Background
An RNA structure (18S RRNA OF THE SMALL RIBOSOMAL SUBUNIT, nucleotides 679 to 1484) from Trypanosoma brucei, in which 796 nucleotides are resolved. The entry is indexed under RIBOSOME, EUKARYOTIC, KINETOPLASTIDS, EXPANSION SEGMENTS. The reconstruction used 164,000 particles. It was solved by cryo-EM to 5.57 angstroms. The depositors describe the entry as "High-resolution cryo-electron microscopy structure of the Trypanosoma brucei ribosome". Rfam match: Eukaryotic small subunit ribosomal RNA. Gene Ontology terms of the family: ribosome and structural constituent of ribosome.
Context: one part of a larger RNA, bound to proteins that are not shown
This record gives sequence, C1' cells and structure tokens, in this order.
RNA sequence: AUGCUGUUGCUGUUAAAGGGUUCGUAGUUGAACUGUGGGCCACGUAGUUUUGUGCCGUGCCAGUCCCGUCCACCUCGGACGUGUUUUGACCCACGCCCUCGUGGCCCGUGAACACACUCAGAUACAAGAAACACGGGAGCGGUUCCUCCUCACUUUCACGCAUGUCAUGCAUGCGAGGGGGCGUCCGUGAAUUUUACUGUGACCAAAAAAGUGCGACCAAAGCAGUCUGCCGACUUGAAUUACAAAGCAUGGGAUAACGAAGCAUCA
RNA sequence: CACCGUUUCGGCUUUUGUUGGUUUUAGAAGUCCUUGGGAGAUUAUGGGGCCGCGUGCCUUGGGUCGGUGUUUCGUGUCUCAUUUUUGUGGCGCGCACAUUCGGCUCUUCGUGAUGUUUUUUUACAUUCAUUGCGACGCGCGGCUUCCAGGAAUGAAGGAGGGUAGUUCGGGGGAGAACGUACUGGUGCGUCAGAGGUGAAAUUCUUAGACCGCACCAAGACGAACUACAGCGAAGGCAUUCUUCAAGGAUACCUUCCUCAAUCAAGAACCAAAGUGUGGGGAUCAAAGAUGAUUAGAGACCAUUGUAGUCCACACUGCAAACCAUGACACCCAUGAAUUGGGGAACAUCAUUGGGUGCCCGUGUGGCGGCCUUUUGUGCCGACCCUCGGCCCCAAUUUAUUUAUCAAUUUACGUGCCUAUUCUAUCACCCCCGGUUCCCUCUUUUGAGGUUCUUCCGGGGUUUUUUACGGGAAUAUCCUCAGCACGUUUCUUACUUCUUCACGCGAAAGCUUGGAGGUUACAGUCUCAG
Repeated sequence: AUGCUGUUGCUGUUAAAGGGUUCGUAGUUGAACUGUGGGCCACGUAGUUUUGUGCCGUGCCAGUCCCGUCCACCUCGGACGUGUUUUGACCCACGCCCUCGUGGCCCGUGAACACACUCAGAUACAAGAAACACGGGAGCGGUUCCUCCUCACUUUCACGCAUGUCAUGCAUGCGAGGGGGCGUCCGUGAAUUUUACUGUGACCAAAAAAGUGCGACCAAAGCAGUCUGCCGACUUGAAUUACAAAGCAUGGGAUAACGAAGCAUCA
Repeated sequence: CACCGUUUCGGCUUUUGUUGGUUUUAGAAGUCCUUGGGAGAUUAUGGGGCCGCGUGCCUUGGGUCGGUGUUUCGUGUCUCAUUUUUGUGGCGCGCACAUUCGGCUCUUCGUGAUGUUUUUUUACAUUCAUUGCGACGCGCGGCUUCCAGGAAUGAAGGAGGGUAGUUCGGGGGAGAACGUACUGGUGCGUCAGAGGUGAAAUUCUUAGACCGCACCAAGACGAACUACAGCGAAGGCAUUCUUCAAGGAUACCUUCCUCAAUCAAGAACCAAAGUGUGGGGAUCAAAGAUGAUUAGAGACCAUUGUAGUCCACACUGCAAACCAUGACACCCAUGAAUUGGGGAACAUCAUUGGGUGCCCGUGUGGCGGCCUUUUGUGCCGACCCUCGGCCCCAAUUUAUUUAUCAAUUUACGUGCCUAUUCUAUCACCCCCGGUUCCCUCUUUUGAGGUUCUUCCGGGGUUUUUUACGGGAAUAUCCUCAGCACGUUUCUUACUUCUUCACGCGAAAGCUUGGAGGUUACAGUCUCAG
C1' cells in the first nucleotide's frame, strides 16, 4: 500500500461505534468593540458606464412618450403641432465632471501660529526618551558672539614633531593660541523618572553524512589539477540543511499580564 | 490622573557634601496661596439648603403679523427651453391682547375671621371689601451658609443572567372526593343447570351451582372520552377539588456586562424486574398444580393457582430505556395544509363629534298645575329651558418609507347574560294561560287569537317558575370582566407533513436549524468506535 489509526485523512441511523438521564471542577473552546491613516498636489490615465453637470445635438422618433392641436372615433383607429409643441420630456455625445493608475507633496482642531524656531514657518515626543551627574568635547561632529583679527602654546618638566642640508654642526617653526556663545557631540557614572507576548523577519550562533559540490576513463569517485607549454607556471578546491537555542529587527495579525473590580477623581 | 505652572521678594520650617574644628547665611527641600502676587490648567460657579419680602395669572394662543430672519413664491417678460428684479405664500421667530383655542388657583393660595351678600353661585375665607398670620405658586429680595460632577464608571451580543407581567401544560408533590368495575360478600329470588373449551377436559351443582336484583364490604382502577395530540432532563406523566412548592414558553424600553460552551474526574437522576424492611390481599398471575395434548412435552393451548404484582419503605443498577441518529452552532425546499401555547391586528371594546329620537335625568331658571301659616318651600307636568343620561347616528382619522404623492390594515362579520320589580303607567297592576251569546274567519257538530276589544283564571308573592334587560334597580351568577368562532400576524413546540432543496447517501434512506450545506475533505466541546 493504509486517509485499513486518518493532523492532512476514517469512522459511530441499518454495515464497528454517541451514554437511559443530568450536573459538574479538571480539560478545551470561547464574540464584537477603542486595531484603521489622512490630507493635498501634480499630471498622466480608461476612475468613468457613477452623484451630478457645463452645454450641444441625434435630422416628426433619434421621442420613449408626456403635453397640445387636428381626426373623430365602445374603440384603439390615425393624422397633425414655433427647439424635437413639448410643458411631459428623452436620446447619442465628442460635452463638464464624481474614480482608479503613475508621479510629487503635506500632516488640523492644539503645545500654534509658538517651545521647535521665527523662515510668523511653526514644531511636537517614542524600548528611547525626559532628568541629573561625571570623564574624553573651537569636539568625535556641528554651529554662533568677541579685536578671534597679533605667525611662539608653558611658570617649569614639556629632553617630541615636521622640513632640509651640514648628518642631529647650522637654520626655521610649532604659532589666530584666547575669550564670548552654542543650538550642540562623544565616552561614562554612582545618579532622578517612565516602559508585554508571539508570530513573522532577518541575522546571529554548530558532529562523522549517503544526502548538497571539479568529467575521477568511467561507474561506484575526486579534489584535484592546469606543466613541457613548465629543472617551471597557473591553481586548488564552490556550496549545504532540523522539535528545540537564546539573541536581535520588525511587525500585529493573534496570544497572557492587567484593565479585576468605577469610589480616593468631585467624594 | 491630581496639573501646567509662573511670580513669591511671603511666612514659617527640615537637611548634607567640596584641610582639623566651629559658625553662618545663602540654599535646597518642606510647609502654610499667602498675612503674598499672577498667569495658566480648568471653560467657577451652580444649586441646594438658608433667609426675607412680594407679585399672581399662565406670550398657552396656526392668536394679534407689509414684522425680522429663513425658505418659497421667483429664474417667471417670448415662444422655443434661454431679464437684473420684486411682490405672495410656506417655515421659523417674535409679535399688539389672555378680552384667541387653551391653562387651572399662573383669574393669589390657605386659614384666622369680620364685612359686603339678604327668592344669590346660602355663609360670602382667596378674588372682592375689611384686615392678620402663615403662604404656595410665581416673582423678587436678602442671601446666608453649606454642599455638589458631565460620561467622572466603553458600547448589552438574533452571549449569558436574571429580573418584572397575565398565562400554559396528563411537570412534580402533598391532599381530599369519586366515578365505576373487578371481586369477595352479603341480602334476598329462584332454579336444572352451571361452567369452561380446539375437542373438551379438569370446574359448580339442587346443602344448592349459576343467574337476577338490592346492598355491603374490600382492594383497585381513573375506563370511551383523547389525539403524529399536550407536558416531562430522562426515566416518566391523564376525575375533581383542595392545596403546595416547581417549570416552561410568550410579554415588556427591566436590570445586569460576558457573565459563556462544552465538558475527564467527580456528582445527581435512570422503566421493568429484582433485592432487604413493612404494608399489602383484589386481581392479574412467575413458582407450583391440575387438565389436555402430544411422537415426546411438566410446552404452546386450557383450568387454576403459589411468589410477585399495588403500596409504605428502602436499595439498585442492569432495561430493541428508539428521534437504534452526542451536544452545541449558522444556514439552507415548498410548505401544502393543519396544527400546540403565548403575544400582538381586526380603522376603537376606551375616546371624539352630531340629534326636538327618547328620558318620573339634572338644575331654590322660567311657566302652568297641586299642597300649606309662609309668591317661598314641598309635590306633579312627554311643561319649556341650560346641561346630563340612554338611544341612535357619525368618526378615531391620528398612523410610515418614501416629496406631495403612491401606498403600507380582510372584516369586526359570527354565537353567547339565571329569576323579580318602577316609568310614558291612577296602566287586566305586570307577566302568563284560556272563553257559549269575547274578537276575526262565505270553514261553523269547526280553526286562530287577546301587552286588539272584552271577560275570566293562574303566576309574579311559590319567577329559587324557567319567561329579564329603552331608562333603572333587584335576585344574582360572576369575562352577565368579555368568552367562544371567523379573519390577520408572529415568537416558541410539536408538528405532522404537503412538498422541495440540490444535498447527502451503498441504499434503505436522510429536516427545524434531516444522515444536508464535506475527500472542494477543517465552526466547538465530547463520548465511542
């Protein structure tokens, strides 16, 4: 083979199988909801048979017919009419335009027309971030004012450096230093306050393998081999995966933690 | 959540480090605003309770209206569609007066009371007049003091849970009452047979069988009713009433926020029968016994008959304990008919409108009539009048999606109250029955009838007769509450099941929401295999 033990994928009315009946912790299973994007622009574009439409028009149908007139008539009959009478009211439309599609931008009400940053532009908070703190900060990067404008920084130790020669003999030099400002960086700290899971993602982390590698004659293999062209070169050798591993990135779809329970929040 | 968060010079205060030891203030916290200020959050006030005085009609009024505002009229001169533009209406709002429909004391209220009233709505509170206190309304006034959430606390499952309302059912459980039979028995009556049967046989027999009837006793059983019909977890469940406590459904705008689901263990049930402890006695009948039969037969069959049976009381766990069909879920034919319970429809059962239809209706109205010391009062009038009642009639529109507009509802049609009395009525008193010179009839040794004349009788009172309902009472059941039908929904069962569904199936067959919607294999839980 057998979904003939079945997650996939069996069965259980008469062929096996659902209890006489109920409760019921265990067990499992357990609904919704505050997840979401938005705005704008650009254009292209078939959005497009759409609300709606600018406005034209099919040609007595393009009229489906309403309206009107003429007929007259159970009675259709018919005809006939200043946009098509049309007022009823239509139509195809190329006709405006509601929507996809490509490209671009922006992100209320408000910190807000302002902390952000003034450019009246305008922010707006987070696993980091907000606080403090301490060491390296014209930094590591960055800015801004200043006589910063001056090319010697020391009180010394700075027995250095760069650059040359003479080889250290000789020469030159180490010099915007500094101050103001920072918006602001880095390292870190003892420091103040406040922070789920899983899945997926990706990567991170590893036994001999048949199983994944170069025509080994060639098969079962190999790492070789390319060499007369080599008293010598070229040159090796790709590549490889598990319930479970934690770690990391996301993400949210789902999961537990909690919100339980409302009253301290007036109260 | 406690908050931005300023200013703070305030107050009034804590507390440690940067040479040994002091000491500070400053600080910094802290904490009182703060003997303090602001700005800011916040949308600070509001109310209540507090207190005092007062004003009393209520801007309700399709109702006062070129109103104001909004819309419309109004894109309309012409046809042939193709003026800026305005009036008029609708709507909304306010508005002249409460003397508009209308409120009801918001036409002050209540009370002290007085007064005015004086064939008037007596007295005459409020109003009114007098005035007091309280005073409510309503207003105001004084506030005064205190005190407070909006939504602070999603949103309620065609999730769950209840809750609350008639009610429904053979649900259960306690009662009582019985019907009626089976018997047994009595009590007679009689009597030659009974009786049972495939065939009879076992039975009973003249004490006397059966039998019939009376009646009792006893224990039982609820008979047809009553049926694809109800209720019940299942087992199981049928007179009544009396109960008791229970359940369901249906109804609601009730609350309550997942409350759940299904479920090992584990519990709680489980017909028969058995089983123990007690009823219990009648029967049916296991055991047995008898017949008979058979080939056998201790079996079918018969005739009985012992346990059982019912029950009290226990206990049990096994029952083709069958919708051989786990539960829970959401769907699917046609439903055809018909169903079981409930609700909700039946153009109003309550309401509104209308009347010389009626009324011993009301009413110190007026009038007439009649009583009495007292026009009065009191009594009568189918007197008339205001109003009422009955009765009759009419209507219940009102009401939604959608423009008006269309239309959205069949019809209320049907049956259904025991018995007396007053009135237009001084009545046959009323009702009921009946008659030769009552009445009617081409009948005639005849018929019919009288709440038609007219007479008589009976009943009302015995009508608790068998027989009430214009207006009304009584007796009085007691939906004479509406019930009960038809016709119309819809929740839940139960359908049946027409009939339909493919579908599913090996078929057989398979519904509510089947064995359906599944190898196009997959809602949950669970048992089993």

Primary citation: Hashem et al., Nature (2013), "High-Resolution Cryo-Electron Microscopy Structure of the Trypanosoma Brucei Ribosome". The entry has 76 different proteins, among them GUANINE NUCLEOTIDE-BINDING PROTEIN BETA SUBUNIT-LIKE PROTEIN, 40S RIBOSOMAL PROTEIN S8 and 60S RIBOSOMAL PROTEIN L18A.